[PDB]
């Protein structure tokens, strides 16, 4: 930086 999740996320969790 990208994937999933966490009803949603300027938050968090996993995985790369």
């Nucleotide at each position: 930086g990208c994937g999933g999740g966490g009803a949603c996320g300027a938050c968090c969790c996993c995985g790369c």
Overview
This is an experimental structure of RNA with a sequence from Gloeobacter violaceus, with 16 nucleotides shown. The structure was determined by X-ray crystallography at 1.81 A resolution and released in 2017. Keywords: guanidine II riboswitch, stem-loop, tetra loop, dimer, RNA. Huang et al. published it in Cell Chem Biol in 2017: "The Structure of the Guanidine-II Riboswitch". The depositors describe the entry as "The structure of the G. violaceus guanidine II riboswitch P2 stem-loop".